[PDB]
Context: bound to proteins that are not shown
DNA sequence: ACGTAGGGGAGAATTGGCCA
DNA sequence: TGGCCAATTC
C1' cells in the first nucleotide's frame, strides 16, 4: 500500500499471512 | 534420484531535417 | 522562432 499471483479462516457481509528476478531459446544431463 | 545447464533478452542523452 | 519527432550514438 487500489490491479495480479501463492497459502489460510469464516456468521460469505471479506481479512489474516506470504513471494516480488523475471522473460524468451536449445538439447539432456548431475 | 528429480528438474538442470547454458546461451539470447529487459536505454535514453542528443541531434537533425523540419514545416506552421 | 519553434515545435513535434525520428535518427543518430554512446
Nucleotide at each position: 500500500c487500489u490491479u495480479g499471483c501463492u497459502c489460510g479462516g469464516u456468521u460469505c457481509g471479506c481479512c489474516g499471512a506470504g513471494a516480488c528476478u523475471c522473460c524468451c531459446c536449445u538439447a539432456c544431463g548431475u
Solved structure of RNA (CrRNA) from unclassified sequences, together with DNA, 60 nucleotides shown. Entry title: Cryo-EM structure of Cas12-1 with 14 nt complementary heteroduplex. Method: cryo-EM, resolution 3.05 angstrom. The entry became public in 2025.